[PDB]
Context: one part of a larger RNA, bound to proteins that are not shown
RNA sequence: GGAAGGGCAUUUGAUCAGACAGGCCAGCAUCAGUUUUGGUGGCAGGAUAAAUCCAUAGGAAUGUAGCUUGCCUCGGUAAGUAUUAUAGCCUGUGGGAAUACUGCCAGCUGGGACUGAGGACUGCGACGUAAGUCAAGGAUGCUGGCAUAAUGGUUAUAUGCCGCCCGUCUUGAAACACGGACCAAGGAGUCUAACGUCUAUGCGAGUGUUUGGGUGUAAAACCCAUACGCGUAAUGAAAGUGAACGUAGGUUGGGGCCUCGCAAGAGGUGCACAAUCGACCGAUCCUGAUGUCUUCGGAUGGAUUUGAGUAAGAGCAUAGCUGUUGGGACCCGAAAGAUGGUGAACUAUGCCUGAAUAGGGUGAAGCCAGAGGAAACUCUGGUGGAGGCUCGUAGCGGUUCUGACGUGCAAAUCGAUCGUCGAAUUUGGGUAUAGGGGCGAAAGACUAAUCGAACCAUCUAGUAGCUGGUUCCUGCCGAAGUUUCCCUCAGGAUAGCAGAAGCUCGUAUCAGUUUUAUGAGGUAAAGCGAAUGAUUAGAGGUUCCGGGGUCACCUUGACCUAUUCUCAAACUUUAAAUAUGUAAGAAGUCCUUGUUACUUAAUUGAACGUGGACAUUUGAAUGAAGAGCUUUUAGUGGGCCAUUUUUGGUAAGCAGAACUGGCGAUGCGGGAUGAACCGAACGUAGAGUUAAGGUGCCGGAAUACACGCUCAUCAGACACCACAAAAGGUGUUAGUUCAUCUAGACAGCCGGACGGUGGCCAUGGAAGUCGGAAU
RNA sequence: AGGAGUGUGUAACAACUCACCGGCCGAAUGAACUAGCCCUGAAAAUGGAUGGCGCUCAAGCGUGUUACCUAUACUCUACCGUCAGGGUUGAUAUGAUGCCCUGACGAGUAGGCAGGCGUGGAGGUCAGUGACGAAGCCUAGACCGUAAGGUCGGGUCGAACGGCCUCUAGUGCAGAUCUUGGU
Numbered sequence: 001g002g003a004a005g006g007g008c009a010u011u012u013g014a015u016c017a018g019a020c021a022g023g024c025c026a027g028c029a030u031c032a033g034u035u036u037u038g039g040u041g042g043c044a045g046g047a048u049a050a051a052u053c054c055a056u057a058g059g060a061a062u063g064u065a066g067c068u069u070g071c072c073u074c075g076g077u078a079a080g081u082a083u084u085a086u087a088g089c090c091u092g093u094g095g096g097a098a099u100a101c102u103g104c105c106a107g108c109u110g111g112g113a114c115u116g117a118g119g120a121c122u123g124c125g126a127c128g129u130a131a132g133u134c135a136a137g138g139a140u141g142c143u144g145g146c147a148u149a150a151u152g153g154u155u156a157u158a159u160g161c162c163g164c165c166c167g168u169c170u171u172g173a174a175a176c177a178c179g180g181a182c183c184a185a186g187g188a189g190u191c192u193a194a195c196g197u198c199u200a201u202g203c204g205a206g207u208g209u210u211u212g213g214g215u216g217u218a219a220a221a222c223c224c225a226u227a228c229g230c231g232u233a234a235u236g237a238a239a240g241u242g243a244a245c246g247u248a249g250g251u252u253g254g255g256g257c258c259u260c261g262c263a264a265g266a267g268g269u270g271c272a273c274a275a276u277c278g279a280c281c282g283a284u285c286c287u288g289a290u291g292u293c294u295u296c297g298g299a300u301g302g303a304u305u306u307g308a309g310u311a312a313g314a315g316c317a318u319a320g321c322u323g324u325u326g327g328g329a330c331c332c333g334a335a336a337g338a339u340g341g342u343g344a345a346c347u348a349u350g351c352c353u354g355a356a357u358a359g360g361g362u363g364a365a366g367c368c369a370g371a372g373g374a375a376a377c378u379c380u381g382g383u384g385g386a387g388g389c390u391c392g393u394a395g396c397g398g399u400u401c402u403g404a405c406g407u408g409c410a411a412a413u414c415g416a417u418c419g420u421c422g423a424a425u426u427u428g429g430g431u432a433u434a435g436g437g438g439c440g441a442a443a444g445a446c447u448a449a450u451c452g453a454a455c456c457a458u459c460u461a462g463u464a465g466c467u468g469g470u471u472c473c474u475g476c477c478g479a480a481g482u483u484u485c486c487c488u489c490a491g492g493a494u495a496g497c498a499g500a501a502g503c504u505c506g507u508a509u510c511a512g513u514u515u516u517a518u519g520a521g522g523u524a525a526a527g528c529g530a531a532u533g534a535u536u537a538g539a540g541g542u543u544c545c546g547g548g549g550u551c552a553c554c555u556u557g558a559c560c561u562a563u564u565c566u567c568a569a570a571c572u573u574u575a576a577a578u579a580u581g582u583a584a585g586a587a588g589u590c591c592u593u594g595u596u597a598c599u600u601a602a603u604u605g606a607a608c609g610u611g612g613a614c615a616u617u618u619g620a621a622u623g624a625a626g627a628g629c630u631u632u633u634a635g636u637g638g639g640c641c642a643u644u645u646u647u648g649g650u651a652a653g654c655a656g657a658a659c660u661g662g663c664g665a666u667g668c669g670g671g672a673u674g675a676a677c678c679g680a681a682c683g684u685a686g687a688g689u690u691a692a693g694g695u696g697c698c699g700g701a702a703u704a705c706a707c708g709c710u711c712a713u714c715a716g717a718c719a720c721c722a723c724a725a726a727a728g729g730u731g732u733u734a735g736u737u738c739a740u741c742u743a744g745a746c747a748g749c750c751g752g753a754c755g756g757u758g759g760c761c762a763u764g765g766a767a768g769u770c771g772g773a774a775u
Numbered sequence: 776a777g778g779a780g781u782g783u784g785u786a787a788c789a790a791c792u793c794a795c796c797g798g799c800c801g802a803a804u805g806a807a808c809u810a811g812c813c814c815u816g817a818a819a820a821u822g823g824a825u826g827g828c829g830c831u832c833a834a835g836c837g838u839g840u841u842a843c844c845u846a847u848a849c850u851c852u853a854c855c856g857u858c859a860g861g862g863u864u865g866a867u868a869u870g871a872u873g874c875c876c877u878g879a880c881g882a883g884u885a886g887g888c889a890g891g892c893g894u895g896g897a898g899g900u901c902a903g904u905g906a907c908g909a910a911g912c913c914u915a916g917a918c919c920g921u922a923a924g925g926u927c928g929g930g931u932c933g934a935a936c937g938g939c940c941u942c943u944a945g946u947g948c949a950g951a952u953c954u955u956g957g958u
Base pairs, nucleotide, nucleotide: 006162007161008160009159010158012156013155014154015153016152023146024145025144026143027142028141029140030139031116032115033114034113035112036111037110038109039108040107041105042104043103044102045101053095054094055093056092057091058090059089066081067080068079125134126133127132165180166179167178168177181958182957183956184955185954186953191327192326193325194324195323196322198320199319200318201317202316203315206230207229208228212224213223214222234241235240249277250276251275252274253273256269257268258267259266260265279310280309281307282306283305284303285302286301291296330469331468333466337459338458339457340456341455342454348433349432350431351430352429353428354427355426356425357423359391360390361389362387366383367382368381369380370379371378372377395420396419397418400416401415403414404413435451437447438446472891473890474889475888476887477886484493485492486491496636497635498633499632500631501630502629503628504627505626510623511622513621514620515584516583517582518581519580525574526572527571532568533567534566537563539561540560541559588614589613590612591611593609594608595607596606598605639663640662641661642660644658645657646656647655648654668679669678670677683854684853685852686851687850688849689848693844694843695842696828697827698826702841704840705839706838707837708836709835716830727815728814729813731812732811733810734809735808736807737806738805739804740803748799750797751796752795761771778793782791855881856880857879858878859877860876861875862874863873892947894944895943896942897941898940899939900938901937903936904935911931912930913929914928916927917926918925919924
C1' cells in the first nucleotide's frame, strides 16, 4: 500500500488560557466509604465424621514361612498341603483420639485499587472516676517539585478497537427501492367566519361602551341614550300550559367546623359532590267534581310512559393554546371540464390564374400499294403515330440495406439501392373550408415540430381517500396496526390504546397473584365384551325367512348368543391439567318492634326502617406503586417474528386463527455476520461483581485438571441456524441373551462305517444313495 | 467314535466328502443381538469457508470440577435532570415560581405537553454601543451553555446597532426529479 470522513483513548507536533503576593502536580502517614486478595485463632455439627491406630474374635487367597515333588539345569525351579509361623491381608466387635467436610465468631491481622461528596455547632454513640478524647451525622496532617506550556484545552497526525448513506415509504433499508454533483438565497398548518373543551381577566342575575351619538392633542384615547344579542323556564308537532306537601323533602356517604376529649375517639352540624327514593313543571295515556243557557269547562286523583326541566340562579364579555367546519386552507402535483378568442406560411381538400416535364421501346385506328379469290372477303409490304402503355433523365416520392448517423449536418438528415416519370402528373401565387369544427382515394390521417378533439387566455391556486416534501434545542410521558358501521378493502367514523388539564378526597380505597370454601365446562386422555357409527376373525344354536342334496342327509345365506382384533373434527357412559364465575362481613351479624295501597287464612311475609349489642385478629395471604372521578384531544385502524396449541396445503422464509412474550418503536453484551434468538433494556462518570457467551492464536480469559470415546484417501466442532434418511460395516468400544469348555472349548484339513439284511415295502432299480424301508 | 451319511454314477450303500473321535496342542470359544463414535449410503455448477488459521492421549465428542475474562445489567459513590414528600417570617440575620433537606426514578418511532435558544418589526427602558469605527464578513484563537446558542480577541470594513421587560409575525431548512442564480 484498492476510498475518504467519524467515536473512545493516548503518543508526537503545533497553538493557547492561567499563578504564591497557596495555584498545580505528586509522595508518605493516619482515617472514612466501597471493594479485592492473603495469613492465622477459637468454636459447632455428623456414625458426637468415617478412617488410620490399639486390643480381640473369626476367616480366606492374587497362600507367607515351614513340609513337599516322576528329580534341585545347584537360592526348594512349576504346583500340592499348610491359615501366621522366619510376610501380610480381610471381616465383625470393642476402645481412644485426630483430621476431613460443612457451618459460625458482635476473632485478630497483612498487601492492593477506587472514592474524600459536605462545609460553624446541633445527633446517635464509644472510651475515660472526671476534665476531656475518639476511627462517633462524608479527609486530614506532613513533606517535596514546578510555578510554566510542566499539568490542562484546542487542533493536526499516528496507533488500538469500534463506526455501511442520509432523508423517505415500509412488517422489514447499507440496499441490486426512491430523491440527493455542489453552494448561496427563497421555500411549506396561515388568516378569517362560526364553534367545543380548558384556562386567564372584568363584572355578576346579569352582561356586552366602539351600529351610532358626544368629544378629541384626531383612524388613538375619553364619555354615552334607546335598543339589540346571549343568560335568568321549560315542554310540546301544535293549540297551549308552565316549575315549594315539607326547614326547597327523606336515606347512605361526605371535607370543614362545633361540643366533650391529654390522645384515640364519641356526638352534633354537614357546603360541593356521588348513589337512591320522593315532590313540582310540560308532553302522553287515564279519571272526570262544582257549574253549564248541555257542550263547553277541567277541579281532583292516578301511570313499568316521556323531556335536552324545577328543586335559594351562573351567566355575559374579552383574551389565549388546542380541536372542529367552510374557505386556495400545510406546500407542490393530474388525466380532464367550461367560457371567450387566434390560426389552412405546415398539411388536407375544392376552386381561379400561371408555370414545368431529355432521349429511347412498342407500334392502335385512319390511309397507300401489291398478292390473291368466282362472290363474300382474306394475305403481304409500307405509311401513320394511339395508349390513366413501357425503358429511363429532370422532377415527384420513399422500397431495402433494418447501411451511415443516432449528446446528428439535421427534433427525420446522409449514401447506395429502389417506385414513378405525359398524367387520378408535379408545382407557385390567389381563394374557400376553423375546433366536437374543418378536411380525409380512409391512416383516426392531417388541421403551423401540437391531434382518438389544435392553439391562446380566463374560470383556476379546478379536485385528488394518491405521491414526494414540511425548517431550532433540551426535558417528561408515550402508542396503534384490533372492535362495530360505511359502494367500506390505499379512506373514514366509532370504541380501545396515548398525552394534557385537572377535580374530590387521604391509607388502605383496590389488584393480569396465591389460599380456603363453592360453582361451571366436555378439550387432552380414556372407551367400544357401554349407546350411535365404523371394523377383524372364528365358535355355538337344523330352516317351503325360495341351499340343491330324504319327497330327515360332509357340502346351510342369514339372524341371534357369548367372545375377539382395531378406531372417530362434526361418537360417547367417564374425564383431567391449564384457563374461568362467586365469596371470605360495619352497606356485617343478632335482639326488639314501625311503615304499606304489595302479600298472607291470619303483621303471615316482603322490602325499607327506629332503638340496642358487638372496636380493628372487624373476620385468609401478599402487596398497594395513593385511591376514585371528570373533561378534552393527537397518532393509529398495512403489521411482523418466536415458544406452545392449531386449520388448509406434499410443502414453503406459504396462507389463516388461539395464549403469551417480543420486533415494529431499541441501543448494549453474546450467537462471526443478521429486525425478532440468549442475556440484559440505556442520564453522565468512577470502582467492583456478573449474565449470556467464552478462555491454542487472531482475542480479553487455564495449550486447566479429570474419566473415557473417536482417526475420517469426505473427520468433527455448540441451541435458533443455515440440512441429511432408510439400509449397512469381523473399524472400534461397551453391553444383553443363549450355548460349548482341564472327562481335555474352537481352530490348526493325521486318518474313516464287519453294517447286524441279496431274511418279511416289491414278488420288475436295494435296504431313502434317482419314492419315506426306523431296525 | 468303530457310528443309516446320502454327493462330483468303476452307478448294488462299502477306502475322494460326515454330526463323530483320539497316541498332535493348551485355555477360552461360538451364535444372535443392543447402541456410542467412526466409515459406506453422501452428486452441482466462479474459488471458499466449524468466522479464519489451524488442531488428532486434540484446539473433536460425552461428562465432571474449579479458576479466569467481560454488558449501557447488579452493588456502592459522585454529578445532571425529573417527580414526590417535607422544612423555611416576631433583620426568614435582606433572592420565599427563592433557599435548603430526604427519597425514588431516567430506553423510545408516531404523537402530546413543558421549559428554553434564535430572526424581521412594535411599545417601554438601559439619560445603552458607535466614524477614537455600528452592522456585515473571515478566523484547525479564547471563554460560557447539556444544547439551541451566547460572549470575547485578531483581520477586513465604513453607518448604524444592541441588552432587558413586553407586543407582533410573511420567524429557524439538507432534501420537495423544489425555485432562481452561481459553480